Context: bound to proteins that are not shown
């Protein structure tokens, strides 16, 4: 050494700036049916 979140890092590009790309790597997201009308819809 507060927060005021909704991402992050790697490649790539770039100073009359660049500005794309990838990540189950990186966490989330998605998914999972345990017990009696509890989690629908897409």
């Nucleotide at each position: 050494g507060a927060a005021g979140a909704u991402a992050g890092c790697c490649c790539a590009a770039g100073a009359a700036a660049g500005a794309g790309g990838g990540c189950a790597a990186u966490a989330a997201c998605c998914a999972g049916a345990u017990a009696u009308a509890g989690c629908c819809u897409g």
The depositors describe the entry as "Crystal structure of LbaCas13a H328A (C2c2) bound to pre-crRNA (24-nt spacer)". pre-crRNA with a sequence from Lachnospiraceae bacterium NK4A179: 42 nucleotides with solved positions. The work is reported in "Guide-bound structures of an RNA-targeting A-cleaving CRISPR-Cas13a enzyme" (Knott et al., Nat. Struct. Mol. Biol., 2017). It was solved together with LbaCas13a H328A (C2c2). Released in 2017, the model rests on X-ray crystallography data to a resolution of 1.8 angstrom.